[PDB]
C1' cells in the first nucleotide's frame, strides 16, 4: 500500500 | 445509533 473481510471501541458529519 | 473514514482481520 492493494483485493477481500469486518459487532462497538478511535476520528468527522 | 446511522453514513464515511482510520483501526483490526485474511492473503
Nucleotide at each position: 500500500c492493494g483485493g477481500a473481510c469486518c459487532g462497538a471501541g478511535c476520528c468527522a458529519g | 445509533g446511522c453514513u464515511g473514514g482510520g483501526a483490526g482481520u485474511c492473503c